[PDB]
RNA sequence: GAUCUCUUGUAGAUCA
Numbered sequence: 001g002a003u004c005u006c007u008u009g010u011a012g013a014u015c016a
Base pairs, nucleotide, nucleotide: 001015002014003013004012005011006009
Other pairs, nucleotide, nucleotide, family: none
């Protein structure tokens, strides 16, 4: 930086 999930943050997982 990107993808996925939840109630959607001060989250989780995954990839280089």